[PDB]
RNA sequence: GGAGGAAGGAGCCUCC
Numbered sequence: 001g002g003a004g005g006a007a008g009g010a011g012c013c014u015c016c
Base pairs, nucleotide, nucleotide: 001016002015003014004013005012
Other pairs, nucleotide, nucleotide, family: 006011cWW007010tHS
C1' cells in the first nucleotide's frame, strides 16, 4: 500500500 471481517466517524483484527 492492497484485500477480507464488523463498524461505514474513528479505531481494531487477519491475510498478502